[PDB]
Context: bound to proteins that are not shown
RNA sequence: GUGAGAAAGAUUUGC
RNA sequence: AAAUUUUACUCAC
Numbered sequence: 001g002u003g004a005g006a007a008a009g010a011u012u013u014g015c
Numbered sequence: 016a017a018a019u020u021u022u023a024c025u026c027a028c
Base pairs, nucleotide, nucleotide: 001028002027003026004025005024016022017021
Other pairs, nucleotide, nucleotide, family: 006009cWH009023tHH
């Protein structure tokens, strides 16, 4: 750095 | 240590 999982990760934070 | 429950997570590749 990439994918998934934690009431959850950055356009996040809705009408 | 500071504008102090915030500066913290796990796995695999």
Molecule: 5' cRNA end - cRNA loop (40-mer)
Organism: Tilapia lake virus